Shown are 474 nucleotides from a PDB entry: RNA (Large Subunit rRNA, nucleotides 1 to 368; 5.8S rRNA, nucleotides 1 to 142) from Giardia lamblia ATCC 50803. The entry is indexed under Ribosome, Translation, Giardia, Eukaryote, Eukaryotic, Macromolecule, tRNA. Rfam match: Archaeal large subunit ribosomal RNA. Clan: LSU clan. For this family Rfam cites "Crystal structure of the ribosome at 5.5 A resolution" (Yusupov et al., Science, 2001). The sample was in a buffer at pH 7.5. Majumdar et al. published it in Nucleic Acids Res. in 2023: "Insights into translocation mechanism and ribosome evolution from cryo-EM structures of translocation intermediates of Giardia intestinalis". The structure was determined by electron microscopy at 3.33 angstrom resolution and released in 2023.
[PDB]
Context: one part of a larger RNA, bound to proteins that are not shown
RNA sequence: GGCGGGCCUGAGGCGGCGGGGGCGACGGGCGGAACUUAAGCAUAUCAGUACGCCCCGGAGGAGAAACCAACCGGGAUUCCCCGCUAGCGGCGAGCGACGCGGGAGGAGCCCGCCCCGAAGGCGCGCUGUGGG
RNA sequence: GCCGCGAGGGGGCCCGAGGGCCCCGCCCGAGAGGGUGCAAGCCCCGUACGGC
RNA sequence: GAGUAGCGCUGCUUGAGCGUGCAGCGCGAAGGGAGGCGCGGCCCUUCCAAGGCUAAAUACGCCCCGGGACCGAUAGCGGACCAAGUAGCGCGAGCGAACGGUGAAAAGGACGCCCUGCGGCCGCUCAAAAGACCUGAACCCGGCCGGC
RNA sequence: GCACGCCCCGCCGGCGGAUGCCUCGGCCCGGGCGGCGACGAAGAGCGCGGCGGAGCGCGAGACGCGGUGCGGACCCGCCCGCCCCGAGAAGCACCGAUCCUCGAACGCAGCGCGCCCCGGCGCCGCCGCCUCGGCGCCUGCC
Numbered sequence: 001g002g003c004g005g006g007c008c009u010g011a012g013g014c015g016g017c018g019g020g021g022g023c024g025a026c027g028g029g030c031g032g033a034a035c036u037u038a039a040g041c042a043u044a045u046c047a048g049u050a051c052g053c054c055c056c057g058g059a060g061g062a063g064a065a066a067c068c069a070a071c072c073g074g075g076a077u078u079c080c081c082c083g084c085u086a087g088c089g090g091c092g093a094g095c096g097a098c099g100c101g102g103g104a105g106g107a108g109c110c111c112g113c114c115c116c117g118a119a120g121g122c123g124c125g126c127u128g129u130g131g132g
Numbered sequence: 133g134c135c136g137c138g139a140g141g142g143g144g145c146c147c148g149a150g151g152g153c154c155c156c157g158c159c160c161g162a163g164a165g166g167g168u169g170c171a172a173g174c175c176c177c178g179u180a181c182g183g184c
Numbered sequence: 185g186a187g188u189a190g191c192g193c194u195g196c197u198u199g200a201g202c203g204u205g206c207a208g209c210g211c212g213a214a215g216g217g218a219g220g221c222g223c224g225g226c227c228c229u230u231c232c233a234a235g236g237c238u239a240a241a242u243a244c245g246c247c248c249c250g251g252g253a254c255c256g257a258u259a260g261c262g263g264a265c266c267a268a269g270u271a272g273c274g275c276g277a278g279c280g281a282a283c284g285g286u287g288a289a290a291a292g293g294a295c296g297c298c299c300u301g302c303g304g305c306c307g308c309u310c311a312a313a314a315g316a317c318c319u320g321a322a323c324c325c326g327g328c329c330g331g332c
Numbered sequence: 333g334c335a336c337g338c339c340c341c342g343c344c345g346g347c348g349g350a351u352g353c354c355u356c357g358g359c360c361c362g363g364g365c366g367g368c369g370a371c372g373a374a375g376a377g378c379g380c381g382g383c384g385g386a387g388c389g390c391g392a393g394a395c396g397c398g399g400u401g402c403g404g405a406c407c408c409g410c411c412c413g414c415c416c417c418g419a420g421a422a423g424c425a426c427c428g429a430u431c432c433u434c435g436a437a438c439g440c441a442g443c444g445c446g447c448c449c450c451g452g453c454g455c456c457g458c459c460g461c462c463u464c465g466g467c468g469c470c471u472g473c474c
Stems, first nucleotide, its partner, number of pairs: 001474007008466001010464010021368001026057001027055005037044001041090001067074002078104004087095002108237003111185001115131002120124001133184003142155004157174002159163001165177003190211007215232005244366001247364006254358002272279002284354002292317001296305003318352001324346005330339003375434003378391003382410002397428006406413001439445002446453002
C1' cells in the first nucleotide's frame, strides 16, 4: 500500500413528536431619546420615560439568606400602611431608598459534591442511568 | 352551573286612547324595573319566595 | 459549586456617598462573605455566593356581567343612523367625516274637478298633518297692512 | 312725489335647524374570565340568498348541514313551506362534520411551472432507526 470489525467524530434518508405566527393591557429581558426643568446652558433634570426589538403566562417576575441587625434581637418571597429622611446633586434645579412597627398571605425544598455502581427511564447508559 | 312557577281591580265620568280624575277595594317574603293608545303593585312581562 | 469570588484600569448605572449593582479586558484565589468612610492589624456578631424548583396574598386590556349625585346627539368613544375606521382623501406610511326622532296604528293620502299634459284644486285618513316628517328659535326673506 | 330702502302697528308665508323633550349609544367604576395557532391562528381575498346590493353569517355540503335536549306557530315584501297529543314555524343551548385562494404558510413561484408513483413532495430541532464517509483511535489480515 490494499482489505474486514470496534470505537470516536461526521454526513444523506425515514419515522414519531415539538418549534415558528396573532392579542393598543398587565408581566420579564434588552437597546434607547429628545422636547422639558434648571427662568441661559454643558453635569444634572426630564427618564432607568416615549419609542424600537425580543420572550412568556393566567398571572409574570421574585423566593427559602454568602439576610437584616446591634437587641431583655429577629428570620424565604410578593402586595399594602407608615418611615420621609439617611443620603445624592453646577450641594444648583432637583432627586431619594431601606431597616424597624402594623397587616394580607404563608410551604417548603432539590441537584452537584459524596456512598453504592446498572439495582435504571435498559437501541440509552459506567465520560454515571437509578437509589441513598 | 342550569331549570323553573310566580300574587292581587272594579264601577263612575271623560279622553283619540288612561296608565287621568272621582269613589270605593284587593296582593305584598312581590311598591326593583320594563312594556302596553296618557303618569299601572293589581293588563302583560318580571321581581320576592325555589328546585336539581 | 473556579476563569469563579475578588482585585487593577475603563464604561454604564444607583439615594449608595475613596463605588449601588452590572460589564469589557488584564490578573486571578481559598475556608470565604457581610456588618452602609477608605487602608493595615485584632476581635465580635451574623451568614454560606459562583447550580435549580416552588403555591398563596398582587397587577391587568379585549370580551362578558352589573352598578353610576356621569354625557344627552357641535355632547358622550372617531363612530347612538341594518351597512364607522365606513364614505372620501393622500403614490404610500397614514388620515378620516357627515348623518338620531312621522304617528297610538302607515291608517303614508278616498273622491270629484279641471289641466294638451305637468301639476294644480278641493278635500280625505288621523286627535292633529304630524304629509317626509316631533318642537321649529335667531339670522334672512316674500305678500298684505301700517309708519318715516 | 312714487318707487326704493328702512322701521315694524300688526297679519300670514318661506329659509334654516336652535331650543326643549325623549334615547337599543357612549363614558366611568367594580366584578368575572384569561379560553388562538402547522389538527393551519389572527388577518386578507373571492364566492355563497328563489327573488340579493351593503353589512352580518357561512364556505362549492356556502345567508348553511347532521345529532341531541328544549321550544311550540309562524316565516318583516312577494312567496312556498309548515299547520294535525306530534306531524314540528320562529327561537335556544350544546355536540359532530364540511371548510375555496392567500396568510407563521409548507413542491417551486404567485396565479404560472415541476417532481413523483400515487402516498405525497417546506424548514428547524429532539429521539430512535437505516445507508454510509474519515491517511480521528486502533484492531484483524495480506